[PDB]
Context: bound to proteins that are not shown
RNA sequence: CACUGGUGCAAAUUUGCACUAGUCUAAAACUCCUCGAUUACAUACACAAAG
Numbered sequence: 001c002a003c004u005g006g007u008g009c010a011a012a013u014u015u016g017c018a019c020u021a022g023u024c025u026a027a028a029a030c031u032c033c034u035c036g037a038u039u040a041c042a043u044a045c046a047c048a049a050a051g
Base pairs, nucleotide, nucleotide: 002025003022004021005020006019007018008017009016010015
Other pairs, nucleotide, nucleotide, family: 026028cHS
């Protein structure tokens, strides 16, 4: 613990809270694909050996 819109409660100086959205915010829209990540990953079992 954001940012912005919408919509409410409440406070009371120019505030907050809650709910809800947003690819047209931020590394940032769903599912993926990823990342965090150590668990790595990877057409060829692993060792060993060599270019």
Background: The RNA from uncultured Ruminococcus sp. has 51 modelled nucleotides. The 2019 paper behind the entry is "Two HEPN domains dictate CRISPR RNA maturation and target cleavage in Cas13d". Ions in the entry include magnesium. Crystallisation conditions: (0.5% (w/v) Tryptone, 0.1 M HEPES sodium (pH 7.0), 16% (w/v) Polyethylene glycol 3350). It was solved by X-ray diffraction to 2.15 A. The entry also contains The selenomethionine (SeMet)-labeled Cas13d, not shown here.